[PDB]
Context: one part of a larger RNA, bound to proteins that are not shown
RNA sequence: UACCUGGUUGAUCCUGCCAGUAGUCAUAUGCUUGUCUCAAAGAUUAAGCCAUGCAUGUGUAAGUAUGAACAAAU
RNA sequence: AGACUGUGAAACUGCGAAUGGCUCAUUAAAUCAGUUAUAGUUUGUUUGAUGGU
RNA sequence: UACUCGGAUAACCGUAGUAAUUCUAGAGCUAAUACGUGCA
RNA sequence: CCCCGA
RNA sequence: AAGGGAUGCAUUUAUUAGAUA
RNA sequence: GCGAUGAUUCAUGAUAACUCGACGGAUCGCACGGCC
RNA sequence: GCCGGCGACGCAUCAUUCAAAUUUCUGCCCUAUCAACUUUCGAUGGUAGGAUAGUGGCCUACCAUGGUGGUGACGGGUGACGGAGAAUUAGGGUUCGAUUCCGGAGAGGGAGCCUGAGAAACGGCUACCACAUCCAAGGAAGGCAGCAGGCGCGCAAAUUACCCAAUCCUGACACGGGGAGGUAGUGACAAUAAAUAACAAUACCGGG
RNA sequence: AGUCUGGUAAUUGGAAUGAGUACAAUCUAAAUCCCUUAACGAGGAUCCAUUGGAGGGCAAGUCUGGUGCCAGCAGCCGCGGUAAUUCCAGCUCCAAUAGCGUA
RNA sequence: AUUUAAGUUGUUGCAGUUAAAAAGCUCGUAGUUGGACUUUG
RNA sequence: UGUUACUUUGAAGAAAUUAGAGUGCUCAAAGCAAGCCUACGCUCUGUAUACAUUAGCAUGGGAUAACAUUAUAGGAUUUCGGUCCUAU
RNA sequence: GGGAUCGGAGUAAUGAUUAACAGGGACAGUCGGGGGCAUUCGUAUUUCAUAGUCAGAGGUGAAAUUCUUGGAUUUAUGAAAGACGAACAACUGCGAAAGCAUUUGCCAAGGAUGUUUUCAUUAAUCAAGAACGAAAGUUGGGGGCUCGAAGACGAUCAGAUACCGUCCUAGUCUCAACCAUAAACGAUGCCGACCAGGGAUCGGCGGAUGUUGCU
RNA sequence: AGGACUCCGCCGGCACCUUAUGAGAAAUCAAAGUUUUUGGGUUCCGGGGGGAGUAUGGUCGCAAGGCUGAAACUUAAAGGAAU
Numbered sequence: 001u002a003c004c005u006g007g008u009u010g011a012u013c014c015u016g017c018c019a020g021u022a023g024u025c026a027u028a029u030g031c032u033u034g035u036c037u038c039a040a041a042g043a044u045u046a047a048g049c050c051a052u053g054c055a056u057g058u059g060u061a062a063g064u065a066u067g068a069a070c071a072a073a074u
Numbered sequence: 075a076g077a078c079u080g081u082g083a084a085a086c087u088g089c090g091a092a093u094g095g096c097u098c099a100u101u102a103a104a105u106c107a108g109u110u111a112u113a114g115u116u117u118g119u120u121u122g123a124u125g126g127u
Numbered sequence: 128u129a130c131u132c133g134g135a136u137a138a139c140c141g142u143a144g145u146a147a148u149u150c151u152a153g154a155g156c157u158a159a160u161a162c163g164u165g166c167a
Numbered sequence: 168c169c170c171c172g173a
Numbered sequence: 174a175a176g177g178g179a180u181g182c183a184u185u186u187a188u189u190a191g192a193u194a
Numbered sequence: 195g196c197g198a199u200g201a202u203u204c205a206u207g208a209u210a211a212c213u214c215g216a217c218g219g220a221u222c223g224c225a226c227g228g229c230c
Numbered sequence: 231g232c233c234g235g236c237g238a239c240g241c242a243u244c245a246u247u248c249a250a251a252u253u254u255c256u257g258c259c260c261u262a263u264c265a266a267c268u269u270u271c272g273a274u275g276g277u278a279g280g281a282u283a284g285u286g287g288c289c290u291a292c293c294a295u296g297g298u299g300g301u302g303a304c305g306g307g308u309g310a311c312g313g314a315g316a317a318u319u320a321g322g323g324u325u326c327g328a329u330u331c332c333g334g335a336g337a338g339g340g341a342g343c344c345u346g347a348g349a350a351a352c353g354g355c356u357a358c359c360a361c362a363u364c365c366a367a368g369g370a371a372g373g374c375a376g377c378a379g380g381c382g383c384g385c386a387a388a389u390u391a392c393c394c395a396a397u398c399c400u401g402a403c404a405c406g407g408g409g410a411g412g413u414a415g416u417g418a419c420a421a422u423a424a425a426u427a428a429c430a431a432u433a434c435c436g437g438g
Numbered sequence: 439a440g441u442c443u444g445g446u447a448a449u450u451g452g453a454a455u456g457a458g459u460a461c462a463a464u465c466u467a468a469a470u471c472c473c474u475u476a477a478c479g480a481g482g483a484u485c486c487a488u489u490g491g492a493g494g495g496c497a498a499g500u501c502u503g504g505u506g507c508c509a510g511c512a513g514c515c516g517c518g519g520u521a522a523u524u525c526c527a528g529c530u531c532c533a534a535u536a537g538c539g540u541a
Numbered sequence: 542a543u544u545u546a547a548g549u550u551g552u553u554g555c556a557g558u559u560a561a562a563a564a565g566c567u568c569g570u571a572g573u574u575g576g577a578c579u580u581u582g
Numbered sequence: 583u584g585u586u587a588c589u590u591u592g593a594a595g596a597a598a599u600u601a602g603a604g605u606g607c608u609c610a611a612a613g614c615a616a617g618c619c620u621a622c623g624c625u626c627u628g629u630a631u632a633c634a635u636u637a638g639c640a641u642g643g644g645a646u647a648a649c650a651u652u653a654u655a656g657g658a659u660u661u662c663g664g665u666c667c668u669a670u
Numbered sequence: 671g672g673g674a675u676c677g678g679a680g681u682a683a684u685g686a687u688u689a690a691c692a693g694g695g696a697c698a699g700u701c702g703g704g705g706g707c708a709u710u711c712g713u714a715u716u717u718c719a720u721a722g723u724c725a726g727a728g729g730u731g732a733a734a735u736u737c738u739u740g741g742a743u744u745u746a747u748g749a750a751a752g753a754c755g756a757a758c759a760a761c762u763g764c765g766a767a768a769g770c771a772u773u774u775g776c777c778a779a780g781g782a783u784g785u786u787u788u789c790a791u792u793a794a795u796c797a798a799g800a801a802c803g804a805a806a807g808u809u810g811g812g813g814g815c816u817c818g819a820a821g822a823c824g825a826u827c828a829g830a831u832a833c834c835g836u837c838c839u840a841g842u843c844u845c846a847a848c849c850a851u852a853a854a855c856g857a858u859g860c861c862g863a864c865c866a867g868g869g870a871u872c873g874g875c876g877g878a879u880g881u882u883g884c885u
Numbered sequence: 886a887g888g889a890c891u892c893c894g895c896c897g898g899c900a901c902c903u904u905a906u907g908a909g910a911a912a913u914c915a916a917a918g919u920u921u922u923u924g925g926g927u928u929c930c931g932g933g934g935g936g937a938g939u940a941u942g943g944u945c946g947c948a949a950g951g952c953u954g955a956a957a958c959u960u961a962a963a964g965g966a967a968u
Base pairs, nucleotide, nucleotide: 004020005019006018007017010968012966013965014964022544023543024542027541028540029539030538031537035423037421041416042383048381049380050379052378053377054376057089058088063086064085069081070080087402096336097335098334106257107256108255112251115250116249121245122244123243124242125241128220132163133162139155142152143151144150169178170177171176181217182215183213185211186210187209188208189207190206197204219239221238222237223236224235227233228232229231259307260306261305266298267297268296273295274294275293276292277291278290279289280288311333312332313331315326316325317324318323338359339358341356342355343354361372363370364369389414391413392412393411397410398408399407400406429451430450431449432447433446434445435444436443437442438441456485458478460475462474488534489533490532491531492530493515494514499529501528502527503526504525510517511516548923555931557929558912559911563928565802567800568799572795573794574793577687584649585648586647587646588643589642591640592639600632601631604614605613616625617624618623658681659680660679661678662677663676664675665674666673667672668671692792693789694788697784698783701780705777706776707775708774711755712754715751716750717749718748719747726737727736763770764769807848808847809846810845811844812843817841821837822836823835824834859927860926861925863919864918866903867902868901871898872897873896874895875894876893877892878891880890881889882888884887907914908913933960934959935958942953943952944951945950
Other pairs, nucleotide, nucleotide, family: 006494cSS006514tSS008015tWH008963cWH009011tHS011967cWW014560tWS015963tWW016962tHS017961tWS020496tHS032418tWH032536tWS036422cWW037611tWS038420cWW039419tHS040417tHS044386tWS045383cWS045384cWS045387tHH046382tSS047097cHS051379tHS051390tWW054409tHS056090tSS058401tSS059063cWH059086tWH061223cSS062237tSS063159cSS064158cSS065083tHH067082tHS075076cWS084138cSS085137cSS086159tWS088401tWS092346tHS095337cWW099335tWS102308tWH104258tWH108637tWS109254cWW110253cWW111252cWW114252tWS115283cSS117248cWW119247cWW120246cWW129165tWS129166cWS134161cWW135159tWH136158tWH137157tWH138156tWH140154cWW141153cWH145147tHS147369tWS159161tHS164220tWH168179cWW172175tHS173174tHS184212cWW191203tWS191205tHS199201tHS226234cWW251284tWS262303tWH263941cWW264304cWW265299tWS265302tHS266303tWS272275cWH272293tWH273296tWS274296cSS276287cWH282284tHS287292cWH314597cWS314598tWS321554cWH322552cWS322553cWS331596cWS336375tSS340357cWH344351tWH345349tWH346348tHS351354tHS352355tHS360373cWW365368tWS374378cWH376409cSS377409cSS378390cSS384386tHS384387tHS388415cWS392467tWS393395cHS394410tWH395412tWS396411tWS402403cSS413468tWS413469tWS418536tWS422610cSS426487cWH427453cWW428452cWW432449cWW453481tHH455480tWH457479tHS459477cWS460476tWS461475tHS463473cWW464472cWS465471tHS466468tHS480481cWS487535tWS491498tWS495513cWH496513tWW497532cSS505508cWS505522tWH507519cSS509518tHS512514tHS512515tHS550932tHH551932tWH556562tWS556930cWW561931cSS565767cSS566766cSS566801cWW569798tHS570797tWH571796tWS588645tWS590641cWW593638cWW602630tHS604615tHS607611tWH613615cSS614628tSS615627tWW619621cWW653686tWS655684tWW657682cWW689790tWS690791tWH692790tHS695787cWW699782cWW700781tWW702779cWW703762cWW704778cWW709773cWW710772cWW713753cWW714752cWW720746cWW721745cWW722744cWW724725cHS724741tWS724742tHS725738tWS725739tWH725741tHS726742tSS728735tHS729734tHS730732tHS732825tWS734824cSS734835tWS760771tWW765768tHS767802tWS782873tSS783874tSS803850tWS803854cWS804851tWH806849tWS807948cWS808947cWS816842cWW818840tHS819839tWH820838tWS825833cWH826830tWS827829tHS830832cHS849949tWS858917cWH865916tWW869900cWW870899cWW885886cWH904915tWH906915cWH909911tHS909912tHS910965tSS913917tWS916918cHS933962tSS936957tHS937956tHH938939cHS938954tWS939955tWH940954tHS946948tHS946949tHS
């Protein structure tokens, strides 16, 4: 990087596919894992069913005080 | 001897909760995208103006 | 009445009902930029 | 401003 | 021409103006 | 006298009536002054 | 007694802003072993109304017989939300796009509705249906596709943590609230940098 | 022959250093991590690098033991029937390397 | 699973005598494609 | 004033992403920061630019190409009337 | 003034590209086993009649099934029936292909050539949709020589449902109506341009030339 | 004049022969040439070998069948030309 290699024959040139090669902000899984930065995360099958807690309350000099409210005065 | 006029729970009133967050089931000129129209309408709020002799 | 109108109700207060829920009934009070009116 | 109008 | 009616804003309908160049 | 649009009997004016019109402030804070 | 300041809140109208609704043109994957489809009960258009914030068969009455189609209508399939975009790409291209930005849609399935400027709202109500909680069995209360968490399903996915300090939103409000959002925990999805030795002298082994 | 350079050894030497640990400060809403830094912290520096391979494709062994068309390998072509470069092991070697294999 | 390799989907850019592939033959609508010529210097 | 395609230029067109300018987060993936001197500060600090099918909008070009058109010209062109409608 | 409409007289080069080695159409003399209808002829095969003759004939590698003095096979003459169209007959012709071969007449069609005729782009290829389409086959009528799937039999063979032989049904021919398939092959779609040489051949036309038991 | 024959040429047709400057895997082809120096126009049609022109649906036919036409699954070859 505007690339190919193995496989049909005693051998040859083809067609042709199989296999290999590389990537994936692509998922899962296996084994392994010291450090720094960054960072997705119950979408895929079930918009299936949900215990419990929480996720929406709100007061200014300026709507309404007689708390049997507090504080400081009189 | 003064209505109340320090602070203020509660409660009435007012406003908000139609944003945000979550999900992709339905949906194939439909959603949506760029591009138009409203001389076819509604719009708390903000801002500006305007509300008789 | 326009030098400013009227009637209610919450909180509060106290009788409660139901196994029970910001489920609920009755009585006594009192406010407004609530509600109903009205110079305007 | 407009209408009725003794 | 005394007096009277209507006479804010909004609502609904009708008539009318909204020219010319 | 007489506005706007590519384009509206459009904006808007006048007139005759109509409506049983949540309209046209019975509200609150602060500051105190100026005339009699 | 007269007059008078700077503000707050509220009513109405126009313009404006924040927006919505409807709307013009063009554009979408596979399938013809889908060739006709639509129209009694709206299909296409006309007139007059009703309804709506308003246009419109949106709906009613009447009238006309139209409307679409091998330039693929209609029907079917989609393990189909659309786009901005993503992967790979000499060029052209192929494949993907559930997900943080924009638009739409839904809140177990339908339907109906109140309040309100704004909802056919679901952390609002009403009914039916499907599930399911409590009861002293007379009743009553239910909606995690918000955050965390649990069950189930699966090849397949984390803490029932802290905080409004940043970002911004909301309320009467400089102050309250915010599982929006942020912080930390779990985390080899993915990505970046970068250790696990260096040097010298000996012994040994080569070259010039 | 000679002498300059280069390569090996769990030989011998002194140097360097973060993984770790920890006063502190800093970081933060409060904590935590990072950054900074006193002390401490390496010789088989056991402070031990892994995951797949070594017939061809395709980088790397005609090594040694076992098995004998069995067990297994093998994406494809093939290997194994008593002297296996291909299976099961040891050794050595190759590729990538805090990554690598498989669906 | 999917891209590359794949010029093995070929518009760029592949094939159809014998390898897979010209309809038995002709007509024919849509589709697609259509000679030259008009103001040069 | 026959209608188009095509081509040129321009306007409009979300950000993020992609390409890309500037910048020593120790490098890097990134981020949108920073830099300058040493005062009660400065550089008005920076936070460019390109790309963006098709369709639509607007100028220039007219070769190539499509459709439409042509001979009883309802032709072009001045000029002279009639009639009807209607203004300053 | 403007607009609309109906007229007169002028002005002018008044106003139509060319005719494709594109296509269509006309005309001219031809050419062809192109198609349809009717019609003529040919030998052979089979059958029969008559006449003649007498023991075998047929068929095969060899045989057998089969026929035969009731006269087979063979020979001559004559007739019928149905099919086929030899030689000529070709690296020739015609047709879209399938396909088309005895004579003459009639009917319509066609290529090529010739053309100083005509139209003037009317064209090329084609989804859909259409015409034709060997042989075999299907329904019915006719016909039914030959040949001949099936069937039967005689051989061969280890077996022989085959190849060989004998007999034979459908079929083979024709008409009416279907079927739409072939190695329906040039295994090569059609239209257009260009790109070597050479001879032969078929159709038409042009030019040159001298022969014909020729008109 | 014409026909038959001889010679030259033109257009059209069925073909053949030589040749490569061409093409092709080659056989071979005067087109199967003018193609990585790739584009005149247009129709049909193929995508490893089998399963399979089978199943199913539709359609045509009296029938025989025609036309249209899969999948599951299986397989590393099958095939072309030449030595």
Entry title: Specific features and methylation sites of a plant 80S ribosome.
Shown are 968 nucleotides from a PDB entry: RNA (18S, nucleotides 1 to 1147) from Solanum lycopersicum.
The reconstruction used 335,806 particles.
An Rfam search finds the family "Eukaryotic small subunit ribosomal RNA" in it. Its Rfam clan is "SSU clan". The literature on the family includes a 2002 paper in BMC Bioinformatics by Cannone et al., "The comparative RNA web (CRW) site: an online database of comparative sequence and structure information for ribosomal, intron, and other RNAs". Rfam links the family to the GO terms ribosome and structural constituent of ribosome.
The entry has 73 different proteins, among them 60S ribosomal protein eL21, 40S ribosomal protein uS13 and 40S ribosomal protein S21.
The 2022 paper behind the entry is "Cryo-EM structure and rRNA modification sites of a plant ribosome".